[PDB]
RNA sequence: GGAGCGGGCGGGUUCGAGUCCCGUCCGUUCC
Numbered sequence: 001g002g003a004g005c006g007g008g009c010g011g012g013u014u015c016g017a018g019u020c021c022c023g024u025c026c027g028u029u030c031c
Base pairs, nucleotide, nucleotide: 001031002030003029004028005027006026007025008024009023010022011021012020
Other pairs, nucleotide, nucleotide, family: 013017tWH014016tHS
């Protein structure tokens, strides 16, 4: 420096979001 997953907070979308989109932080796995 790159890739993935989980989570805290916020914003948007949806009549209806722990799930789709965006900002931000933390943890974790691989390179």

Annotation: Shown are 31 nucleotides from a PDB entry: RNA (tRNA(Asp) acceptor stem/T stem-loop) with a sequence from Escherichia coli. The entry is indexed under tRNA RNA unmodified T-loop acceptor stem, RNA. Ions in the entry include sulfate. Crystallisation conditions: 2 M ammonium sulfate. The work is reported in "Crystal structures of an unmodified bacterial tRNA reveal intrinsic structural flexibility and plasticity as general properties of unbound tRNAs" (Chan et al., Rna, 2020). The depositors describe the entry as "Crystal structure of a fragment of E. coli tRNA(Asp) consisting of its acceptor stem/T stem-loop. Long unit cell".